[PDB]
RNA sequence: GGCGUUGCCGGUC
RNA sequence: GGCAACGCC
Numbered sequence: 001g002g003c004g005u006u007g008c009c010g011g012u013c
Numbered sequence: 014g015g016c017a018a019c020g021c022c
Stems, first nucleotide, its partner, number of pairs: 001022004006017005
C1' cells in the first nucleotide's frame, strides 16, 4: 500500500 | 466519509 473488523468523531457516508 | 486499534495480504 490493499482488504477486513472494532471504537470514537462529523449527520451519513 | 475522517482518525486510531487490531487481523490479514